[PDB]
RNA sequence: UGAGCACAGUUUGCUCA
Numbered sequence: 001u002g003a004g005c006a007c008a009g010u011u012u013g014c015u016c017a
Base pairs, nucleotide, nucleotide: 002016003015004014005013006012
Other pairs, nucleotide, nucleotide, family: 001017cWW007011cWW007012cWW008011cWS
C1' cells in the first nucleotide's frame, strides 16, 4: 500500500505482499 475471508448490517476480526 493492495487484495481477500467470516461475522456483522449498516460492525469487528483475520491473513499475505